[PDB]
Shown are 164 nucleotides from a PDB entry: RNA (gRNA) with a sequence from a Deltaproteobacteria bacterium, together with DNA. Keywords: CasX, sgRNA, target DNA, CRISPR, RNA BINDING PROTEIN-RNA-DNA complex. The entry also contains CasX, not shown here. The work is reported in "CasX enzymes comprise a distinct family of RNA-guided genome editors" (Liu et al., Nature, 2019). The depositors describe the entry as "CasX ternary complex with 30bp target DNA". It was solved by electron microscopy to 3.7 angstroms.
Context: bound to proteins that are not shown
DNA sequence: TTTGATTTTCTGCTGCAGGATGAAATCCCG
DNA sequence: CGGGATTTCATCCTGCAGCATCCC
C1' cells in the first nucleotide's frame, strides 16, 4: 500500500 | 429509532517479469530492480449437509 | 450399511481477535501551495 | 548543484462574499 | 364562489483596534 469484520461516540 | 461522511485502535495479505518504467552494459537488444498497469494473495473458532483417504466389526 | 478422524465445498445464527472519538453546509470566485516542462540568467 | 524571473497544464486547501423565505394579495377556473 | 396557483414584499448587527505572532 491492498482487503474485510465492525464497537463506543445519551 | 438508521444504515451517512470521516478520523483513530485492532485482524488478514503484500508475490509473478506477462506488457511497460528505471538502472548497468557485453547496447536497435541482454541481465537486474518490483516503480506503474494486468493478474492472483486477502481472519479464526463452534454447528449442519457433503466429497477424498485412514480405521472399528 | 454406518461411524470418529487430516482437508475442501455449501448454508444460517453465534463468540473471539476488535476497541474509542468527530461532523456546518451550499454556491461563487480569488489567493497561496504542490507538480513537472520550456526560455533568459546567477552563484 | 540549485535557485531568481516569465509561461503552459492540472490539482487541493483556506479566505472572503451572498445565504439558511414567511406573510399577504391578486387572479383564474371548475 | 372557493381552491389553489401566482405574484409582491421585505427584514436586520455595533465594535472599537497597535507592531509581534507562525517558521526558517
Nucleotide at each position: 500500500g491492498g482487503c474485510g469484520c465492525g464497537u463506543u461516540u445519551a | 429509532u438508521u444504515a451517512c461522511u470521516u478520523u483513530g485502535g485492532a485482524g488478514c495479505c503484500a508475490g509473478u517479469c506477462c506488457c511497460a518504467g528505471c538502472g548497468a552494459c557485453u547496447a536497435u537488444g541482454u541481465c537486474g530492480u518490483a516503480u506503474g498497469g494486468a493478474c492472483g494473495a486477502a481472519g479464526c473458532g463452534c454447528u449442519u449437509a457433503u466429497u477424498u483417504a485412514u480405521c472399528g466389526g | 450399511c454406518c461411524g470418529a478422524u487430516a482437508a475442501g465445498u455449501a448454508a444460517a445464527a453465534c463468540g473471539c481477535a476488535u476497541c474509542a472519538a468527530a461532523g456546518u453546509c451550499c454556491u461563487g470566485c480569488a489567493g497561496c501551495a504542490g507538480a513537472a516542462a520550456a526560455u533568459c540568467a546567477a552563484a